Description:
Alanine tRNA with a sequence from Saccharomyces cerevisiae: 73 nucleotides with solved positions. The PDB entry is titled "Cryo-EM structure of yeast Elp123 in complex with alanine tRNA". An Rfam search finds the family "tRNA" in it. About the family: Transfer RNA (tRNA) molecules are approximately 80 nucleotides in length. Their secondary structure includes four short double-helical elements and three loops (D, anti-codon, and T loops). Further hydrogen bonds mediate the characteristic L-shaped molecular structure. tRNAs have two regions of fundamental functional importance: the anti-codon, which is responsible for specific mRNA codon recognition, and the 3' end, to which the tRNAs corresponding amino acid is attached (by aminoacyl-tRNA synthetases). tRNAs cope with the degeneracy of the genetic code in two manners: having more than one tRNA (with a specific anti-codon) for a particular amino acid; and 'wobble' base-pairing, i.e. permitting non-standard base-pairing at the 3rd anti-codon position. The family has 954 seed sequences and 5,335,975 matches in Rfam 15.1. By type it is a transfer RNA. The reconstruction used 16,809 particles. It was solved together with Elongator complex protein 1, Elongator complex protein 2 and Elongator complex protein 3.

Context: bound to proteins that are not shown
RNA sequence: GGGCACAUGGCGCAGUUGGUAGCGCGCUUCCCUUGCAAGGAAGAGGUCAUCGGUUCGAUUCCGGUUGCGUCCA
Numbered sequence: 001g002g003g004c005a006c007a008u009g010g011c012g013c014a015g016u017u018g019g020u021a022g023c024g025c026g027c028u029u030c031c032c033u034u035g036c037a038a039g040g041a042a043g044a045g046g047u048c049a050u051c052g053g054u055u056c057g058a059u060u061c062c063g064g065u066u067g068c069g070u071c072c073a
Base pairs, nucleotide, nucleotide: 001072002071006067007066010025011024012023013022027043028042029041030040051063052062053061
Other pairs, nucleotide, nucleotide, family: 008015tWS009010cHS009045cWH010045cHS015021cWW016060cWS020047tWS022046tWH026044cWW031040cWW037038tHS048060tHS050064cWW051059cHS052061cWW055057tHS055058tWH072073cHS
C1' cells in the first nucleotide's frame, strides 16, 4: 500500500430514505455553599467526513478521501 464494518453534543449512545433531535453522565443558571453546593429543578453545546442525480426525502442510496480493529501475497 488496496478491499473493508465504523467514524455523528466533551464523552459512550438513538443517524433512520415507511423514517432525524435526543438516553446516560459532562457544562451553565436559579432555587441557593443556609444569597450563589460539584443534589433538584431549567437550559446551551448538532442536521454526518465533503460532494454529484432522483425521491414529499439525500456524508443518510450509490461512488471515492482521513482515522479507527483487521488483513493479504